[PDB]
C1' cells in the first nucleotide's frame, strides 16, 4: 500500500436488547424519600449538542417551554436506534513493502 472483519447514542471512546416513536444493568452526576450520624438501600432523569419562543432581569445574565440531533447524508415504513445504500472515522487480521 490493497484486501477483508467488528464498530459509531443525547452523562459513559460502558456492556447487552428492541421495526412501536426506545427499553435492561452497570457507573457517573444532580435531585428526592427513608434517617441520632455516616454508610447501605429505594425514587427521579426535563443529564451533552444545535436552532427559535416566550417571561423575568439596567445589565452581566436567569427561567420556562418547543422542535431537531443516534459519525454524516438518503431509502423503505404508519412508525427506523433496530433493516437497506453512500461517504467518514475508529478497533483487529492478511497480504505486499524493510
Nucleotide at each position: 500500500g490493497g484486501g477483508a472483519g467488528a464498530g459509531g447514542u443525547u452523562g459513559g471512546c460502558c456492556g447487552g436488547c428492541u421495526g412501536g416513536u426506545g427499553c435492561c444493568g452497570c457507573c457517573c452526576c444532580g435531585g428526592g424519600a427513608c434517617u441520632u450520624c455516616a454508610a447501605a438501600u429505594c425514587c427521579c432523569g426535563u443529564g451533552g449538542g444545535a436552532g427559535g419562543u416566550c417571561c423575568c432581569g439596567c445589565a452581566a445574565g436567569g427561567g420556562a417551554g418547543c422542535u431537531c440531533c443516534g459519525g454524516a447524508g438518503g431509502g423503505u415504513u404508519c412508525g427506523a436506534u433496530u433493516c437497506c445504500c453512500u461517504c467518514c472515522c475508529u478497533c483487529u487480521c492478511c497480504c505486499g513493502c524493510c